[PDB]
RNA sequence: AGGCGCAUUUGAACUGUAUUGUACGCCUUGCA
RNA sequence: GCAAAAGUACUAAAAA
Numbered sequence: 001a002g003g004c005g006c007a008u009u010u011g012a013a014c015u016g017u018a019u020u021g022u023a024c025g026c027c028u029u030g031c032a
Numbered sequence: 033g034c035a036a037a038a039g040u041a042c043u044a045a046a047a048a
Stems, first nucleotide, its partner, number of pairs: 001028004019045002021042004029035002
Other pairs, nucleotide, nucleotide, family: 003038tWS005041cWH007021cWH007042cWH008043cWH009044cWH010045cWH011015tHS011017tWH015047tWH017048tWW018046tHS027037cSS
């Protein structure tokens, strides 16, 4: 640098929905 | 070009 949790929480109708973070840790091997 | 690898927390925005 690019990636790894089918993760948790936050809703001034309601809160097992889509989408997005930070810290730390780990992976980056084998193929014409 | 083709497959593989490597998880625990914390705090939010949000019917977008």